Molecule: Squash RNA aptamer
């Protein structure tokens, strides 16, 4: 020089299974999945995550409401440790 693991220090942002578009599957033991656009935020960062809960649809083609992300992911300094 590369790496990991710990101690310390740092509290903004405030979205929510989003919006827009164009596709796609599945049927009450189900209600999905793909592409293209787009989006807060700390001295830097830069994320769309549900095997959560209720309802609703009588076998069609179509969803409805509630909650839940994030000093977390890290940046900075130290020591140990690996290679």
């Nucleotide at each position: 020089g590369g790496g990991a693991a710990g101690a310390u220090a740092c509290a903004a942002g405030g979205u929510g299974a989003g919006c827009c578009c164009a596709a796609u599957a599945a049927u009450a033991u189900g209600g999905u999945u793909u592409g293209g656009g787009u989006u807060a935020g700390g001295a830097u960062a830069g994320g769309a995550a549900g095997u959560a809960g209720a309802g609703c649809c009588u076998u069609a083609a179509a969803c409805u409401c509630u909650c839940u992300a994030a000093g977390c992911g890290g940046u900075a300094u130290c020591u140990u440790c690996c290679c």